The PDB entry is titled "The Solution Structure of the Loop E Region of the 5S rRNA from Spinach Chloroplasts". This is an experimental structure of RNA (Loop E from 5S rRNA) with a sequence from Spinacia oleracea, with 42 nucleotides shown.
RNA sequence: GGGUGACGAUACUGUAGGCGAGAGCCUGCGGAAAAAUAGCCC
Numbered sequence: 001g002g003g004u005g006a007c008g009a010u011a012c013u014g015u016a017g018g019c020g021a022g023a024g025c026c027u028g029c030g031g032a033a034a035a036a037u038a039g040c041c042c
Stems, first nucleotide, its partner, number of pairs: 001042004012031008
C1' cells in the first nucleotide's frame, strides 16, 4: 500500500396492538445498506 469482509452501531422499510382528545410515547412481527473496523490473505 493492495485483496477480502463480520458482529455491533447507523440511514431506511412494510405491518398489527396499547396509552392517549390531541401531540408525543410504548409494545409485537419481519427486513435492512453505504461506509468503517476486527478476523483472514499478500
The entry is indexed under Loop E, 5S rRNA, RNA. It was solved by solution NMR. The work is reported in "The Solution Structure of the Loop E Region of the 5S rRNA from Spinach Chloroplasts" (Vallurupalli and Moore, J.Mol.Biol., 2003). The entry is an ensemble of 13 models.